[PDB]
Context: one part of a larger RNA, bound to proteins that are not shown
RNA sequence: CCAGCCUCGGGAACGGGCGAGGGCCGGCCAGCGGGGCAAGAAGACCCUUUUGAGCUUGACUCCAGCCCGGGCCUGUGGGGCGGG
RNA sequence: GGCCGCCGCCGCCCCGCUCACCCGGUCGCGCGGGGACCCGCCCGGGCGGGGAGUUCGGCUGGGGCGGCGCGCCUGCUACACCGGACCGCAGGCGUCCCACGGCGGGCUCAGCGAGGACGGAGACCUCCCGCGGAGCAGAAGGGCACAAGCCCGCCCGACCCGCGCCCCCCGUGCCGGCGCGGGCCGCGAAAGCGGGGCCUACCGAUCCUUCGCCGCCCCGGCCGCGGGCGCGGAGGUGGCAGAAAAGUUACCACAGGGAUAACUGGCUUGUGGCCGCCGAGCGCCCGCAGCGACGCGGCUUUUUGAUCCUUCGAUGUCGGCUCUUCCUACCGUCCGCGCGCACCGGCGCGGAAGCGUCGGAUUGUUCACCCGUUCAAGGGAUCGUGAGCUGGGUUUAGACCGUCGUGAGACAGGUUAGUUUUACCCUACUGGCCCCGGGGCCAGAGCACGGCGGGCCAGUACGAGAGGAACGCCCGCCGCGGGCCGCCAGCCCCGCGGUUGCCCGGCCGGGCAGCGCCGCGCCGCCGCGCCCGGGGGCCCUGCGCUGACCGCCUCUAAGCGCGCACCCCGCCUCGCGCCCCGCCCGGCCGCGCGCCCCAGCCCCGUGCCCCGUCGCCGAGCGGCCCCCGCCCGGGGAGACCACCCGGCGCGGCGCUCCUGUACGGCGCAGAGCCCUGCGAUCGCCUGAGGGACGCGCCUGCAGAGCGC
Numbered sequence: 001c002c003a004g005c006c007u008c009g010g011g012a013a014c015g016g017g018c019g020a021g022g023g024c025c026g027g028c029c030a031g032c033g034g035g036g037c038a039a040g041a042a043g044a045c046c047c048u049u050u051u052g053a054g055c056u057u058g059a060c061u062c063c064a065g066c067c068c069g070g071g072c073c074u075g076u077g078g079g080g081c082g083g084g
Numbered sequence: 085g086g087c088c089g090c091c092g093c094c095g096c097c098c099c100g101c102u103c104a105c106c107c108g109g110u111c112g113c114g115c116g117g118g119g120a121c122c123c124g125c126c127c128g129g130g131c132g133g134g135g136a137g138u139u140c141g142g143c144u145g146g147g148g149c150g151g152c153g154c155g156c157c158u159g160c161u162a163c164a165c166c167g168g169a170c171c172g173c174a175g176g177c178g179u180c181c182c183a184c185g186g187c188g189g190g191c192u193c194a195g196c197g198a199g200g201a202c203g204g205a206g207a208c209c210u211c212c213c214g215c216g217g218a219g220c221a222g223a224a225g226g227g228c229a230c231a232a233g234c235c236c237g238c239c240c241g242a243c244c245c246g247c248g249c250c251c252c253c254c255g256u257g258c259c260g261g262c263g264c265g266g267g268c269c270g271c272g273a274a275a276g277c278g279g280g281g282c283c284u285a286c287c288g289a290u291c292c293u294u295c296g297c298c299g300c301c302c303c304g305g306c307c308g309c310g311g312g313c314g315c316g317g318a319g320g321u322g323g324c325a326g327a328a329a330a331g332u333u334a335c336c337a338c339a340g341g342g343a344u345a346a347c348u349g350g351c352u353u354g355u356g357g358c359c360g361c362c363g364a365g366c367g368c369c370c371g372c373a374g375c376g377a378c379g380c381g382g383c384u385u386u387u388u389g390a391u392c393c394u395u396c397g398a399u400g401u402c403g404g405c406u407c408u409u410c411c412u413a414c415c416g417u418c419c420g421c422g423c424g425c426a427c428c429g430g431c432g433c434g435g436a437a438g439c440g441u442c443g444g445a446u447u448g449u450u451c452a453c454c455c456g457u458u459c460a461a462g463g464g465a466u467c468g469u470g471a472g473c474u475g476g477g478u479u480u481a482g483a484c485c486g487u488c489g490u491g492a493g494a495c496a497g498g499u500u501a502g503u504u505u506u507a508c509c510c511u512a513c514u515g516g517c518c519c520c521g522g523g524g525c526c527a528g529a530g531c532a533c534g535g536c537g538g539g540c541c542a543g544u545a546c547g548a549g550a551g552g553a554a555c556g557c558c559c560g561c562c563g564c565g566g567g568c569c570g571c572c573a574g575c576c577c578c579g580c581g582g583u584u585g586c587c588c589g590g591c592c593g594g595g596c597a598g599c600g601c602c603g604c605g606c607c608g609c610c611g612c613g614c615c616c617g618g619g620g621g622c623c624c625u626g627c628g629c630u631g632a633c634c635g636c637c638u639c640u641a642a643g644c645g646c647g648c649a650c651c652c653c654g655c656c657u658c659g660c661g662c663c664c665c666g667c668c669c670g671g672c673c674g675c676g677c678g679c680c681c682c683a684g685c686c687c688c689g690u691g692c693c694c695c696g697u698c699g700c701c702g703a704g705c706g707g708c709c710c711c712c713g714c715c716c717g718g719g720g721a722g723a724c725c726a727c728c729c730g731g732c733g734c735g736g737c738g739c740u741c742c743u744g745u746a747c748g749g750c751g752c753a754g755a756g757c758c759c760u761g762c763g764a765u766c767g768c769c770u771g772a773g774g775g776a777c778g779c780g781c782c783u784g785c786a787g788a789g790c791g792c
Base pairs, nucleotide, nucleotide: 002016005022006021007020008019009018026518027517028516029515030514031513034511035510036509038506039505046341047340048339051337052336053333054332055331056330059138060137061136062135063134065131066130067129068128069127070126071125072124075101076100077099078098079097080096081095082094083093084090105118106117107116108115141154142152143151150171155177156176157175158174159173160172178324179221180281181280185239186238187237188236189235190234191233193217195213197211198210199209200208219228220227222286224284225283226282241268243267244266245265246264247263248262249261250260256325269278270277271276292319293318294317295316296315298314299313300312301311302310349393352389354388356384357383358382359381360380361379365375366374402476403474404473405472407468408465409464410463411462412461415440416439417438418435419434420433421432422431423430442456443455444454446452482500483499484498485497486495487494488493521665522664523663524662525661528658529657530656533563534562535561536560537559538558539557540556546551564617565616566615567614568613572611574609575608579604580603581602582601583600584597585596586595587594588593619653620652621651626646627645628644629643666712670709671708672707673706674705675704715789716730717729718728719727733785734784735782736781737780738779739778740776741775742774743773748769749768750767751766753765756762757761
C1' cells in the first nucleotide's frame, strides 16, 4: 500500500497475509479506550562528516587604538659639554 | 707629558626673542597666554581576546579516560613449501665502539679431581681430563675450537668511479644486504682475505638553505665582482609514503547513521536464585528425627553482567493509583505419612493454586524499617497498564552552595522554580436493533461459599506436676455474592411555613436577586438499614484385603475396598435450533432389522458384489417441505429502538397524609403615647387553610381509525 478474528511455529529473533490448527451469515447504533509497534516532526539524546555558529584563553596568524624615538613643517640670537 | 686645536670638522645639551604655529576674553569699545616646542604627516620599536580569520590527528568489541601491532626486530600463536587475523602471548629498537675495526701469527675456554698454605666457602701456582657446559656491546633465536673466542705485531677496505640483483612488493619507493667491472691501498713467505663491529633491528621525499670538485650561462659586445645551472653530501618531517594549529556549549545547530551507545525483545548464564548425589562429622550414646563439611551433577531467566541481531524520515523513557488474568518452586486453611510426636506446641515429606495474604509512621522510591491486627509466600503479562490519570523523581532553558578549572565552564555531589496534544475510522469488548401465535425441551457457553470463633463434650483423655486436647451437634461473626424499602438514615420539580434588599401607592397577594437564603416534607432512588447462600460422582498422592512369579514373605502382577478447600456434574445465567398444541388437515422423497462371545472359536476360514445395468402399484415404516402484522396511546419498560399492556385519558368528588392554624371579623388582650386616636404582637371562629405524582368511585367530556 491493500485489508481488517485468534493460538502456536519458523522468520530481520514480538505477523492481518506465510506453514499447522480453532472460530466466524450480511448490515447498523449508543458507548469504550486492549490492539492497529494509531496520528502529529527527514531524533533535540548518542556517534560520524577533513559541515557550522556562540563564547573563552598563557592555541596561531594578525588589525585598530595608544605610548615612545628620529625627520619635514620651522624662524632669529647666545651658551656648555664630549669626540676631531 | 701637557695641550693648543683651525675657529671651517662631528655629536648631545641648555637659555632668550617673536614673525610662523596654537589657545583664551570681547557685541574685537579702550588685552591676554604659550611658542619654534607641541599638533599634523612619513618611517621605526613596544603594548594590544578590545577586534578579525582559522584550527583543535588516528586506531578503538559505542565514544571518552587509559594504551600505542601509527616506522622497525626475535620466538610463539601457525595446523612439517610459501602466505596467514586480533587493544593475542613473552620481549626489544631510535643507541654504544679509531677500537670493541682489517689482516697475520700463536694459543684454548667454563669446570671436575688431586696437590701447594700466612690462607680459610673463594686469592695465586702446578698436573690431569675437559664437544664448549665459556666468550663473541645491548632482545630473542641461530652460528663458531690449531676458531668467529683470548694475547701479540703491523695497519685504516669504517676508501674512489660505475652497474646489477635479493628481501617488503602493485613485483613502486625507503631501510638493510649481496654479486660485480675499474682505481688506489693494508696485512701476509705465499695462496688469500679486507666497501666496519658472526647473522637476523638501530632510521627519512619534493621545495628551501649550506658545503665540495670540474665546468657551462647571464641572450647587442668585452672585462672584474655577483647571481644561476649540471653531480654528490649535510640541515627533517617518530602521526616515521612526510598539513603550519588550544578549549567550551546545560543557548545551540546541519547532513546522515540502527555501519554505533542509553529503554523492550532475542542468544548466553559467569554472578544471583533454586535443586540433586556422596557421607567427614553434629545430635547424652546413635552418619541420615533434624542437620550435614571436603567435593561432584543439574535447572531457571523474577538480579546483574557479556554481546550488538531488529528499531535513530521517534514503539512516549521511574514509581504510585485503578483493573484483569496467569504461574507454582505452598506461607495459613484440606487430605495423608514421619519425628529426638504423652498432652499443648513445634519440625520434616508428598498430593493440592479453591479462598486468604491487611491498616498505619518516615522515604519519589522498588526495597528497607518500625507500630498494630484474624500474626500476613514468591512471581509473570513490552521491567502489564501516560489518546487511563498523576507528575513526587530522572532529564532543556532561571537561580544557589561546595570541590575542580587562568577562563568560558564541569560534577552517577546537594538544593529550589519549571505547557503532559488528537478518536468521528477498523477491530476487540459492553449493551441494543434488522417484526412475525401460545406452551415447552435442549446442544453449546458461563458459573460462587470460604475463613475465624463461642457453647456442650471438659478442667475430661493425657501427664509427677504445670498444664491440657479431639469426633459430633447447636449458635454466631468476617469477607464475598444476588436482591429489597416495612423500620432508621440521606436526598427534594416547583408542596407548606419563615425571612433580607428592591419593585407593583399602602394592606392583601405577587415578581426580580441565573432555585436570594432558612425549616420541614410526599411518590421515588438509595446505605449507614433488612432478606437469602446446608447437593452428587470418578478418583490422585496413599492406606488396606485376597494373592503369585520366587515352596517362605509380600497392598500388586491379575482381582477387590476406602479416600482430598482440587477435578467433573446438578442447582443457577444465556441460549442457536427443535418439539407439542391451535388456524390448516396439504405436498414431496426412500425401500434394507436376530442377538452374544473370541483361552470353545459349536464346527467357522462367508455373503453382497446391477441404484438401472429395468428397479418404480398399494399397504407399512422412516424422513423432508409449507403455516402465523403493524401504525397509535400508557408504563411496572426506556439513549433511539425494543419490551409489557391497552375503550386511552382530561376534569372532579371522597379517603389518606404533608405543612402547621389561612384572609376577614370580633376582643375589659396589648408595652405605651402629643390619647375620642396610633400600636409590634396575642386569643377566638381554627388540628384550620393550602397542596398532592398514592388509593376508591364517575354526577361531565370522551375513547376501538390508515398502510399490509
An RNA structure (28S rRNA, nucleotides 1847 to 2687) from Giardia intestinalis assemblage A, in which 792 nucleotides are resolved. The reconstruction used 289,618 particles. An Rfam search finds the family "Archaeal large subunit ribosomal RNA" in it. Its Rfam clan is "LSU clan". Method: electron microscopy, resolution 2.49 angstroms. The entry became public in 2024. The PDB entry is titled "60S subunit of the Giardia lamblia 80S ribosome". Among the 40 different proteins in the entry, which are not shown, are 60S ribosomal protein eL31, 60S ribosomal protein uL29 and 60S ribosomal protein eL37. Eiler et al. published it in Structure in 2024: "The Giardia lamblia ribosome structure reveals divergence in several biological pathways and the mode of emetine function".